[PDB]
Context: one part of a larger RNA, bound to proteins that are not shown
RNA sequence: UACAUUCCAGUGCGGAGUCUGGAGACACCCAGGGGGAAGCGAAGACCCUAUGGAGCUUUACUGCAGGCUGUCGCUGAG
RNA sequence: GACUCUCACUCCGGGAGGAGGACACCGAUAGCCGGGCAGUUUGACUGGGGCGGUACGCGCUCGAAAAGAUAUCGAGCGCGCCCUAUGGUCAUCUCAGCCGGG
RNA sequence: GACCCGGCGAAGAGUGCAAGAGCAAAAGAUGACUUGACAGUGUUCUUCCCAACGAGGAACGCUGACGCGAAAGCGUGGUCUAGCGAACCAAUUAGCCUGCUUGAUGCGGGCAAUUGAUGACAGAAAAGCUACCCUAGGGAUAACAGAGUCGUCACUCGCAAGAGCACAUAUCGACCGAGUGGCUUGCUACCUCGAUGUCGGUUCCCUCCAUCCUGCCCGUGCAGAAGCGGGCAAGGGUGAGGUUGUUCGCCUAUUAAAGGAGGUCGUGAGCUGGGUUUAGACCGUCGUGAGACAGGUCGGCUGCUAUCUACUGGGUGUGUA
RNA sequence: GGUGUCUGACAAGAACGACCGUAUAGUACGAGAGGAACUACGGUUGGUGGCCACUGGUGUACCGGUUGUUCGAGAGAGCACGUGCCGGGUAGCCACGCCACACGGGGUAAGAGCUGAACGCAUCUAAGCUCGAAACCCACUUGGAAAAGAGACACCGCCGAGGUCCCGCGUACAAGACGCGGUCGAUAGACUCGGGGUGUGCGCGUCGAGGUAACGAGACGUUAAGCCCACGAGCACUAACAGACCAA
Repeated sequence: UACAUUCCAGUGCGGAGUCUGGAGACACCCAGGGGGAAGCGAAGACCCUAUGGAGCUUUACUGCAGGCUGUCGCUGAG
Repeated sequence: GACUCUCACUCCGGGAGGAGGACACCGAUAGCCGGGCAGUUUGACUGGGGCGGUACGCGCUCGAAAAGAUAUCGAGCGCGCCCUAUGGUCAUCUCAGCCGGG
Repeated sequence: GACCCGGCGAAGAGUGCAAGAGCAAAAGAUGACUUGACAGUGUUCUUCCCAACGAGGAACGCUGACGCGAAAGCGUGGUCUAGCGAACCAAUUAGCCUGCUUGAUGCGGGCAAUUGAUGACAGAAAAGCUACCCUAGGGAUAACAGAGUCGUCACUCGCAAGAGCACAUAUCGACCGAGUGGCUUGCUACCUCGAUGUCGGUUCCCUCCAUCCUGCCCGUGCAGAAGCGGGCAAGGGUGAGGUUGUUCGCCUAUUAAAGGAGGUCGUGAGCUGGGUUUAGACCGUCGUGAGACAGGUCGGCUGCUAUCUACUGGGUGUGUA
Repeated sequence: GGUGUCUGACAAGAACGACCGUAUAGUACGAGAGGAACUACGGUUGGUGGCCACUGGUGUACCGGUUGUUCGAGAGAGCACGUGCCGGGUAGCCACGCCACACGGGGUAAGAGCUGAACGCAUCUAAGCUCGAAACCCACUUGGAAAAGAGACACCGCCGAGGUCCCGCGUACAAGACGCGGUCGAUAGACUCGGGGUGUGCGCGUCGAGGUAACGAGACGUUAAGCCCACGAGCACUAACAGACCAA
């Protein structure tokens, strides 16, 4: 996605309306409360992985402002 | 390596002038401090990851299945030297251990 | 157990250091001499089975020069397998090449090689926090549920030492041995990371039996009464409260008894939201610090109009005609 | 085709579970202390289904009291959240109220036994048999012709039986469905009784603390008054008329 009236068991990538075996099942429609569709909604915010990102820290690496200090110029007379 | 001055320059003063003064400011450079700020790095292995460990470079036995090859954070355990002799050759020689005699 | 003599003695000694291997007129011991632990350059194997790959290593040569030995011969370090390091740069060794029109001087550049380290050892120059977080992905890999396992846990059986005044077996029951379950815990990493909504509680339904009560029974250390233990048995029942978010558990009064367990640890498109586990904050401990803690504490959100299916009830039709 | 009545394949149930008390009996048992049972009774608790005479709740039907404000006062009313508040409360619906919910068979388990052999005996078992659980089956309650073997019976009818629509209504009900009545009638409304709720109406008369008077809260009488009703009866007055359609 399609099909779809399902239920109990089984099987299967170990959590099946759809496979297997049985059981049940005439169609459509109204109202209901939401058991299931691992219901709908969101490319898991947990976890790990990426020679990813960012904010933050510091006695991580490397640098850059800023402060202190010597020296030269401005810079002269005894 | 200590000192005086006045003329730049600086500050105060409305001005006259006063204070300071080759210092300071500013320009250049050198040393120290410097997460205030910028860029980054901060590995891998692994019965997930972290902690621990290193099976991250090497040697031996076993695992290994009687050729060769063979994994695990498999078992036992070592190497990152030391030696001028503890290397080389030659001569002479035979060791551990036990027994018997001083 | 000093040393001396003799005998036995294939090897257990010794040989620098793991382990395995080798070695006896020696590869060991003693003595003496000597510097081959030499320069240059190769062949081959290894590193890397097969099968490419560097440094490194080894085996075996040659050229040159030496040592020892009567000589054959031995010596490319230690009996063998560990003891190791690229490029760039520097220092060092001997000779030579070379620097922009040209000569001299200075100072450079190069051929060959030695030494200096990268142990993350086929070589980057390198610390952390994030719960304020963000992205890419992964069920390639953890937490939760499922699944496998069953050491753990629960329950049973076999044997029956033992005690139970005597008496294994009324009752209790060690050791050891064999199992069943899938409620705990652990292990594994099969399933899902384009999400299967958490713990506890609640509400509502079904089930299991290893039975707490009730029925029917057996034994008794069964007088009776009250019990203890066991069998069949799951029809029904198994309740109310105090502390704690608690599950669990402790406690109270009742009771015939106030059993345990499964259903995605049933149940959030049902509820609750006290706890775990966002962003705020405090305390203790740790950290220089950001900040951390399987420590405590206060606060801290609960989305959706049901298509299908399922069931509870209600209709309309068709079939039986 | 139709009306009415049934059958019962199957389906559901816990429709019942449990306890206390009395008699048994101060008995059996036991030195004593203490202390049962069978059976028959009464009640309780939990569960279940139904019902409302009784008690209780509700009852924004209704009646009364009363505060504020507005309609000038009075009378009579509106608003105060869907009744301003307070007091009472019918029907209905309800639970806290009331009623009902076995016994007994059959077959078994564990177990107790009978007869009995293999195995001359013994043996509850191997064949056979008698008993024996709140458990199983039946009993009882509920559903159930779509049970595809799709049922049975009686009557009516196939030119007419029956049904639908329509109309008045509920013992029924979210639509739909269901049930009843429709003049050969009491189905609904009006009216009048009956039966109920509230609590004594307006007006007028007397009294009234006082106050010159005006005025005056309130009291008594008329007045078991007034007001009101989701129920019942009587009663064809009104409306169930007219009439349409399907159909072997």
An RNA structure (23S RIBOSOMAL RNA, nucleotides 2059 to 2914) from Haloarcula marismortui, in which 749 nucleotides are resolved. Entry title: The Refined Crystal Structure of the Haloarcula Marismortui Large Ribosomal Subunit at 2.4 Angstrom Resolution with rrnA Sequence for the 23S rRNA and Genome-derived Sequences for r-Proteins. The entry has 29 different proteins, among them 50S ribosomal protein L15P, 50S ribosomal protein L18e and 50S ribosomal protein L39e. The 2008 paper behind the entry is "Mutations outside the anisomycin-binding site can make ribosomes drug-resistant". Crystals were grown from: PEG6000, KCL, NH4CL, MGCl2, pH 5.80, sitting drop, temperature 292K. Released in 2008, the model rests on X-ray diffraction data to a resolution of 2.4 angstrom. It holds a match to the Rfam family "Archaeal large subunit ribosomal RNA". A reference for the family is Cannone et al. (2002), "The comparative RNA web (CRW) site: an online database of comparative sequence and structure information for ribosomal, intron, and other RNAs", BMC Bioinformatics. Its family is annotated with structural constituent of ribosome and ribosome in the Gene Ontology. The source organism's lineage runs through Archaea, Methanobacteriati, Methanobacteriota, Haloarculaceae and Haloarcula.